[PDB]
Context: bound to proteins that are not shown
RNA sequence: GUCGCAUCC
RNA sequence: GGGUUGGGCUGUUCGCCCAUU
RNA sequence: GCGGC
Numbered sequence: 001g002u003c004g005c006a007u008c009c
Numbered sequence: 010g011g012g013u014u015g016g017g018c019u020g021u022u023c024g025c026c027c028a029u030u
Numbered sequence: 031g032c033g034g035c
Stems, first nucleotide, its partner, number of pairs: 001035005006013003014028005
């Protein structure tokens, strides 16, 4: 750099 | 949906400091 | 926050 999973608006 | 942070550092180490959210 | 690539 990117991609989930969370989580919080 | 939209967020899961910005900065700074003449001691840098289960690094240090400061706003914040 | 927690991985992966």
The RNA from Thermus thermophilus HB27 has 35 modelled nucleotides. Keywords: 23S rRNA methyltransferase, SPOUT Family, complex., TRANSFERASE. Rfam match: Bacterial large subunit ribosomal RNA. Tanouti et al. published it in Nucleic Acids Res. in 2025: "Structural insight into the novel Thermus thermophilus SPOUT methyltransferase RlmR catalysing Um2552 formation in the 23S rRNA A-loop: a case of convergent evolution". Released in 2025, the model rests on X-ray diffraction data to a resolution of 1.89 A. It was solved together with 23S rRNA methyltransferase. It comes from the structure "RlmR 23S rRNA methyltransferase from Thermus thermophilus in complex with rRNA and S-adenosyl-L-homocysteine (SAH)".